RNA sequence: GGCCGGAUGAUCCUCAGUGGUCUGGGGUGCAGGCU
RNA sequence: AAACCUGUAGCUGUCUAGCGACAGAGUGGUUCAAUUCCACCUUUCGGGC
Numbered sequence: 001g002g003c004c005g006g007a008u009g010a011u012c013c014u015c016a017g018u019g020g021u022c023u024g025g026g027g028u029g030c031a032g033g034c035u
Numbered sequence: 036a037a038a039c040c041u042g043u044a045g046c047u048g049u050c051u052a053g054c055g056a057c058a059g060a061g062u063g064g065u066u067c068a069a070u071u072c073c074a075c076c077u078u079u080c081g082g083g084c
Base pairs, nucleotide, nucleotide: 001084006079007078009076012027013026014025015024016023017022020067030042046059047058048057049056050055061075062074063073064072
Other pairs, nucleotide, nucleotide, family: 002083cWW004082cWW005080cWW008077cWW010059tWS010060tSS012028cWS018070tWW019066tWS021068tWS031041cWW045060cWW051052tHS051053tHS065069tWH066068tHS
């Protein structure tokens, strides 16, 4: 350099979903019921 | 201290005096609608040569 690939940019972080304005495990820290 | 539950989370633009709300997520295509389906770019890693 070449293809075939994956990831990617601007919702706290990470793994991941899902064409129905998003969902969930999990995580650092924030506010506080609460034991 | 620890444990269990809820809830919250950043930037830009625009509107209001303000609380607040709405509009943006690479450039585009596809669709009423895209974080996902696809194209192409920035950067990054990989099966590798």
The RNA (selenocysteine tRNA) with a sequence from Homo sapiens has 84 modelled nucleotides. Taxonomically the source falls in Homo (Eukaryota, Metazoa, Gnathostomata, Catarrhini). The depositors describe the entry as "human Seryl-tRNA synthetase dimer complexed with two molecules of tRNAsec". The structure was determined by X-ray diffraction at 4 angstrom resolution and released in 2015. The 2015 paper behind the entry is "SerRS-tRNASec complex structures reveal mechanism of the first step in selenocysteine biosynthesis". It holds a match to the Rfam family "Selenocysteine transfer RNA". Clan: tRNA clan. For this family Rfam cites "tRNAscan-SE: a program for improved detection of transfer RNA genes in genomic sequence" (Lowe and Eddy, Nucleic Acids Res, 1997). Gene Ontology term of the family: triplet codon-amino acid adaptor activity. On the sample the depositors note: in vitro synthesis. Crystals were grown from: 18%(m/v) PEG3350, 0.1M NaCl, 0.1M Tris-HCl (pH8.0), 0.1M Sodium malonate pH7.0., VAPOR DIFFUSION, temperature 298K.